[PDB]
Context: one part of a larger RNA, bound to proteins that are not shown
RNA sequence: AUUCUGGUUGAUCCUGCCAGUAGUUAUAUGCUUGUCUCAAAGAUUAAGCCAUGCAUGUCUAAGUACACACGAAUUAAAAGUGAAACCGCAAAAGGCUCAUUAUAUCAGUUAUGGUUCCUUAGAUCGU
RNA sequence: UACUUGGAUAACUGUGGUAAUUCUAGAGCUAAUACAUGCAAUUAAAACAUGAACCUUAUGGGACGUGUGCUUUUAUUAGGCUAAAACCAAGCGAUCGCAAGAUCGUUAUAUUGGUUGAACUCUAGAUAACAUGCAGAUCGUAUGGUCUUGUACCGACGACAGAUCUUUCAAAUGUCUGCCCUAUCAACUUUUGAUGGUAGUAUCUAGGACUACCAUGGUUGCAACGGGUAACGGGGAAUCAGGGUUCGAUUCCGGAGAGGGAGCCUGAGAAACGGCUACCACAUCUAAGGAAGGCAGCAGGCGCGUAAAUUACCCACUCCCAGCUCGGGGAGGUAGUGACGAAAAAUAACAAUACAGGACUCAUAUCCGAGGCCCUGUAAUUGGAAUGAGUACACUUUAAAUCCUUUAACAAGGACCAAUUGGAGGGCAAGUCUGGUGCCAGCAGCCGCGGUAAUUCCAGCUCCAAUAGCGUAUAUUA
Repeated sequence: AUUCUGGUUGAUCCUGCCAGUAGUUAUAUGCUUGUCUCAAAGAUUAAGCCAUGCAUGUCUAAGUACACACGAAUUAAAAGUGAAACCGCAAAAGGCUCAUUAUAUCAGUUAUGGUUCCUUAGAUCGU
Repeated sequence: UACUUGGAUAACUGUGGUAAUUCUAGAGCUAAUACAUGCAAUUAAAACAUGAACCUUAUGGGACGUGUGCUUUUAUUAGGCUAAAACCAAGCGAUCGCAAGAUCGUUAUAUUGGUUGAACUCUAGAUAACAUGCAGAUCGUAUGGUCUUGUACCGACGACAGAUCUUUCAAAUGUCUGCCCUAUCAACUUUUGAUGGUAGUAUCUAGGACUACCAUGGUUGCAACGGGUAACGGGGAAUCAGGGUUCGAUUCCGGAGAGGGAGCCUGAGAAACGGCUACCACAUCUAAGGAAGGCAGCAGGCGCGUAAAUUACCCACUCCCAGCUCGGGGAGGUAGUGACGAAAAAUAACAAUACAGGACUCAUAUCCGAGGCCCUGUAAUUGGAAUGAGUACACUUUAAAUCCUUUAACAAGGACCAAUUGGAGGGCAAGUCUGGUGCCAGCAGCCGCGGUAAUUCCAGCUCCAAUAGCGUAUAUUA
C1' cells in the first nucleotide's frame, strides 16, 4: 500500500485480452474446532398452504352492586371482596412482509390566508 | 315550570330449541356519568334596542312590554386611513341677536384585529332573520360552618361532563428540485376528461374530483408516450489515492399488503382484515338441515429450493394501554439453537548435561585441535514442572435461572488437556525425495504435465503458506 506477473513468437517489440491476485454483514457449501465476548438468523425459490398453542384487554375514595363467595349484623355500612354484568376507553398503536408502484412512492425544500383532528394543556356556565 | 323526573335493561331466577362446545328465543325481575324528558332560583334586574309613560326642535328623555344565550344559514354595514379654510344644512357650546335662527369654531367624537407580505369571510362589531339542539337531574374522599339542629345557610374536589377560542400529537393534500434500462418505443392526449373557462355538485377541503355548457387546448429530441425490471424509496452498505462503479428485502423514517379483487359498518381516526359483507380460489366440521375458514404476529408444520433457529421463560427492562401507581402486553427482555459475522486469545514455559555449529583462550595456520560455549538445536534423553480448559462446594448475576467474573476442593512427561486446511513446474512461498502408474489413471483458472529414468498424476518422506481457521462456487468491487 497511487503496484502488477504468466500467456500469441525461432526470437523481438506492440495492441489485446484470457488467467493469476485481493476485499465483500456476501451468499451457499467442503473439511476443520479448546475457550470465550458481542450475534445475523425462511428476504431471494412459493405475497405458496398451514394443525395446535398463544399474540388485546381494562377500576379507582370517586359512574353503576342486592354475589352468602362472603368481611360484616344493634355500623339494617352496604367502603372489604366484588366474581359477573353494564357503562367508559383502547382495540386505527405495535408487530410483520416487500407483491405491487417509475415522477408514482420517496428525498430535501416550502405551503395550507385550501383543510379536519381524539386526548393533554391555558381562558373556558347569574339565559 | 315534578326538580333534584321518565321507563327498561343486563347480569340474576326460571323455561327452551339445536348433529353442531359456534349461537340464542320465551318469561320473572333490577340500577346508572346508559337511555328519555326538564325545573326552585332555570333570575330577572341590569344592558339594550325596537313600538311604547314622555314631550322637542335636535354629539335632546322615553316610563314600560318584550326581545336579550348558544350553535346553524343567508344577506347588508363599516373593514387595518396627509393637513387648512373659504362656504352651508342642523344652528351645537357659543357668536350677531330681544329671540327665532343664520354664522362660524376647539377639545372627547369623520375612535375593529392579525400576518402586520393583503377582504383571513376567525370568534370579534352591528343590523334583518332563519332550524335544532344545547344550556351538570353526575360522582366520592372528607366533611364542616350553620343548629335557628329546621337536615335552611358551606369544603376542597373528578380519573369526572358539556359548548367556544387557543394549544398540542398529528393527517391529507399542494409546491420547486432530485428519481434506473429502453428509439428492434417518435410522436402522444378527448371510448365515456384530454388541457382550460363559467356555474354547480359532492368532500373535511382545494381541484375535471364529477355533472352541465363553452373554449382547442395540453405534451415531447432538454427523450413525451409505450415497453423492461430477478424495482418498495430514503437513511445508508461494499470497495480504491482521487474520480468512481456496485448494493440498499432487512431493525430507523416514509409507503403498501394481510389468499384474491370488491364492498362497508362502529369511530375522532379503518375503505380495518387477530371488523364484518359478498364472490372467486383453496379448504374444514356436517346427523345433510346447516355452520365456519384466513400465521407477510411468536414459536411451530408441509412445500419450495443451493439457501434460513426452540410449539422455552418473563413483564424485571424499555415503553405502550384502561376506569389504571397495581391490571394487560410471546412488543420488549431472558434463555436454548446458532464457524452469517466482529473482537480478545490456549496449545507450553524454564534448567545443566546433551549433541553438533559458532565466537571464545590457544596450539597451529590453504590444515588442525583443545581452554571451547552468551549461544543454538536435538534429545518418547533427564528433569524443575509453570499454569487454566477441565473441575466443583459456596458466592454473585437474575423476575427466576443460566453464561462470564470471583471462586475451597480437583486438573499435564506428553502417549497427554494430542490443529487443521490447501499446496511444492511456472504464475507463486516451498524437493530435479523414493515407490507406483506408463497419453492410462489423472492433474490443471491460464501456460501446460502423463505417451514405461513423471521437479505437476497415485502415494510415502519432506516442505510451505496462513491458522480456530481454511478450501470451493456464483456474485461484486479493485
The RNA (18S ribosomal RNA, nucleotides 1 to 612) from Drosophila melanogaster has 605 modelled nucleotides. An Rfam search finds the family "Eukaryotic small subunit ribosomal RNA" in it. Its Rfam clan is "SSU clan". The literature on the family includes a 2001 paper in Science by Yusupov et al., "Crystal structure of the ribosome at 5.5 A resolution". Hopes et al. published it in Nucleic Acids Res. in 2022: "Ribosome heterogeneity in Drosophila melanogaster gonads through paralog-switching". The entry is indexed under Specialised ribosome, Drosophila melanogaster, Testis, RIBOSOME. Among the 77 different proteins in the entry, which are not shown, are Ribosomal protein L22-like protein, 40S ribosomal protein S24 and 40S ribosomal protein S13. The reconstruction used 46,878 particles.